[PDB]
Context: bound to proteins that are not shown
RNA sequence: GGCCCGGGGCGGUUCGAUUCCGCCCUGGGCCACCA
Numbered sequence: 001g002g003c004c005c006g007g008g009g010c011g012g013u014u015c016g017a018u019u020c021c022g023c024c025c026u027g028g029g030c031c032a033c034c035a
Base pairs, nucleotide, nucleotide: 001031002030003029004028005027006026007025008024009023010022011021012020
C1' cells in the first nucleotide's frame, strides 16, 4: 500500500438508503516486498 471482517461519526443522491455514490475516526485479520 491492497484485500477481508467489525465499531462509530458524517456529506451527497433518491419518492424512499444501514441497504446507491463517497468522506472522516477506530478495532481485528490476511496478502505482496524474502521464501
Primary citation: Tomita et al., Nature (2006), "Complete crystallographic analysis of the dynamics of CCA sequence addition". An RNA structure (tRNA (35-MER)), in which 35 nucleotides are resolved. It was solved together with CCA-adding enzyme. It was solved by X-ray crystallography to 2.8 angstrom. Ions in the entry include sulfate. Crystallisation conditions: 50mM HEPES, 20% PEG 3550, 0.2M Tri-lithium citrate, 80mM (NH4)2SO4, pH 7.5, VAPOR DIFFUSION, temperature 293K. It comes from the structure "Complex structure of CCA-adding enzyme with tRNAminiCCA". Keywords: protein-rna complex, TRANSFERASE-RNA COMPLEX.